[PDB]
Context: one part of a larger RNA, bound to proteins that are not shown
RNA sequence: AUGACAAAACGUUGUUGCGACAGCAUUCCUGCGUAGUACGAGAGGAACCCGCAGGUACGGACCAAUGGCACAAUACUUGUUCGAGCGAACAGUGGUAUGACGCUACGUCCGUUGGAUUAUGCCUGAACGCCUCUAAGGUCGUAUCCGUGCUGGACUGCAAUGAUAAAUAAGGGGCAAUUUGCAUUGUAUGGCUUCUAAACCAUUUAAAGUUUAUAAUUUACUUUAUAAACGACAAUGGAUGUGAUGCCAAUGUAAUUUGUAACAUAGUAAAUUGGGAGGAUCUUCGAUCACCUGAUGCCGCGCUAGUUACAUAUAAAAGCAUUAUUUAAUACAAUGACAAAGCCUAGAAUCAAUUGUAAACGACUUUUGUAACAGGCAAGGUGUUGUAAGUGGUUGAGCAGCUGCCAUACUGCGAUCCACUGAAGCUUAUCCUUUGCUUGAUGAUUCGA
Numbered sequence: 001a002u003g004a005c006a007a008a009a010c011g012u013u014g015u016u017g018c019g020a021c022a023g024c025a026u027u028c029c030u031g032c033g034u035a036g037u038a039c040g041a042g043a044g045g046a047a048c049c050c051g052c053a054g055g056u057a058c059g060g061a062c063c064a065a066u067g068g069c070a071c072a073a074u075a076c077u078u079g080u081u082c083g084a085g086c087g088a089a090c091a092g093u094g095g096u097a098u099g100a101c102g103c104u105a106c107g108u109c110c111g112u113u114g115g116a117u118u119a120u121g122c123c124u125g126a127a128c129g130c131c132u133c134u135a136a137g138g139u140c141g142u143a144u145c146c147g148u149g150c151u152g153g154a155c156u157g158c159a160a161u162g163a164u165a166a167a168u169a170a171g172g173g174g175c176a177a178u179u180u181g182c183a184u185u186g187u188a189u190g191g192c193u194u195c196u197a198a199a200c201c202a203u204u205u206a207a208a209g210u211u212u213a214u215a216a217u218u219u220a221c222u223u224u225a226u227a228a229a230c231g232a233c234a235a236u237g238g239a240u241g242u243g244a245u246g247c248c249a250a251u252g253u254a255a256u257u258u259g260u261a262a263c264a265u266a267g268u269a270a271a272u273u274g275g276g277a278g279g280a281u282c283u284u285c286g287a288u289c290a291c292c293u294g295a296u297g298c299c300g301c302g303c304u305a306g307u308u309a310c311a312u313a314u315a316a317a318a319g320c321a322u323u324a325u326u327u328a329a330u331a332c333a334a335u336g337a338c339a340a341a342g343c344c345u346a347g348a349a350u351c352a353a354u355u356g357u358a359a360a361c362g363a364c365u366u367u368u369g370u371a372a373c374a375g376g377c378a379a380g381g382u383g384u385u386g387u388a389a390g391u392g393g394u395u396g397a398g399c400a401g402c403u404g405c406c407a408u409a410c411u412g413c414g415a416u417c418c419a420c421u422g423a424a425g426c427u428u429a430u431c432c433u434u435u436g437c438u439u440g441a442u443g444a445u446u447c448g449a
Stems, first nucleotide, its partner, number of pairs: 011164008021152003026057001028055006039044001058111005066105004073098004078091004114146002121139003172345003184334004195241001196239001211228001215224002262307001273295001347447005353367001356364001373440005378434004383426003390420004398413001
Other pairs, nucleotide, nucleotide, family: 001361tWS001362tHS004155tWH005156tWH019153tHS019154tWH020153tHS025058tWS026058cWW027056cWW034049tHS036037cHS036045tWS037046tWH038045tHS040042tHS040043tHS063065cHS065107cWS068104cWW070099tWS071099tWS077094cWW077095cWS087424tSS101428tHS105106cSS105107tHS113147cWS116144cWW118141tHS119140tWH124134tWH124136tWS125135tHS126132tWH127128cWW128130cHS134136cWH165347cWS167170tWS167171cSS167346tHS171346cWW172448cWS179180cSS179342cWS181336tWW181337cWW181340cWW182336cWS189190cSS191254cHS192247tWS192248cWH194245cWW196198tHS210229cWW212227cWW213226cWW214225cWW216222cWW217222cWS218220tHS233234cSS252257tHS255329tSS257313cWS258312cWW259311tHS260310cWW261308cWW263306cWW264305cWW265304cWW267303cWS268302cWW269301cWH270298cWW271297cWW272296cWW274293cWW277290cWW278289cWS323324cSS354366cWW355365cWW358363cWS359362tWS369372tWW382427cWW386422cSS386423tHS387421tSS388423tHS389421tHH394396cHS395416cWW396415tWS397414tWS402409cWW403404tSS406407cWS414415cSS422423cHS427428tWS
């Protein structure tokens, strides 16, 4: 620098967050004011505290300006080469000069804050009638230490949130827990060798630390005054079963079992559709919601405990050294696959191409329908070189260059110069803008709660 299968307080795939933990950073100096002050016989003299303004070193960025590197953009120029003439070439960048973008320092900007408290100075205060910073108990407090701010983040931790498929014939996906037989799981072991998700308050404390009661009092078993109680008994270490537990109601207590009436007690759990007060500490189901406003109707069903009566039914595993595979038909919760009924649902990611805020490669920031959009051009801006090529001028040093009598003049002769001409070239490729011209129907791989 990437990062998969699994494990996962639990699917895919995005988005916004969180903080454990690890890192950890700023630093010394100067100058003014203070102040010729305090101090000092004077001489000297606190750049005291504090305020102000800067600098050193280091850190972290940045490019508006300035400095450095060269669009191998453009000008000139040497040698060659293209018959001559050009915004030609070659000399691994021919050489010189200027030189945007970008990178960059020699420039610019920025560089923190609370807590316990070490050293020390004290307070209160004893043992040790006084004294004492110490013995309890208070306190001031360092460039240290630990945090904040800053940088990483268990690869892969956690929380909030978004969408939720190849659909429409047919099948995926949930919502299932009701849906079934079925089959297995865990607890439950021959009912059935259990729960305690109801409790002791928060901070204070080894003479503390406790209750209740009552009269006074609270925002609050607020705080105070009397009186009792075991004044770390056995007590309480388990059951106070701390919303007063259950292996059981059912008068059947269990490997098929179920239960049928009268007399005094007792009054209890019960299913449904539109308001308020309440509940969220790294999760066993948040379109968070359980006592709960006044409404609407029922099964109006099942019911305890006690005395007393009756029917009924299951139950003997073969063994009298009944221990044996030491088990589960039981019930309660949970998955599972083959034909089993409905309710709902109608996505994304990655690749490829693209960008260039990024980059060794991955990864990363981006963009991709008729055409609200992009790509290519073009135009304009902005820059950068610094006056193109052509044409015209006599612009021009001159010409063993020509030219009539007529005194005349043209040149394909001449570096250079001037006009058209702040022209022309380049300018995103990582510059800026946008009615211009033009183009743009398809891809591929995978993924289910």

Shown are 449 nucleotides from a PDB entry: RNA (28S ribosomal RNA, nucleotides 3522 to 3970) from Drosophila melanogaster. The 2022 paper behind the entry is "Ribosome heterogeneity in Drosophila melanogaster gonads through paralog-switching". It holds a match to the Rfam family "Eukaryotic large subunit ribosomal RNA". The structure was determined by electron microscopy at 3 angstrom resolution and released in 2021. Among the 76 different proteins in the entry, which are not shown, are 40S ribosomal protein S29, 40S ribosomal protein S28 and 60S ribosomal protein L27a. Entry title: Drosophila melanogaster Ovary 80S ribosome.